[PDB]
Context: bound to proteins that are not shown
């Protein structure tokens, strides 16, 4: 960098 | 709850 969770 | 925390590649 990409993705997910969470608030 | 929008960048903080954690996880995966």
């Nucleotide at each position: 960098g990409c993705a997910g969770a969470c608030u | 709850u929008a960048a903080a925390u954690c996880u995966g590649c």
Entry title: Crystal structure of epoxyqueuosine reductase with a tRNA-TYR epoxyqueuosine-modified tRNA stem loop. Shown are 16 nucleotides from a PDB entry: RNA with a sequence from Escherichia coli. The organism belongs to Escherichia, within Bacteria. It was solved by X-ray diffraction to 2.64 A. Crystallisation conditions: (0.1 M acetate (pH 4.5), 0.4 M (NH4)H2PO4, 12% (w/v) PEG 3350. Sample source: synthesized by IDT and enzymatically modified. The entry also contains Epoxyqueuosine reductase, not shown here.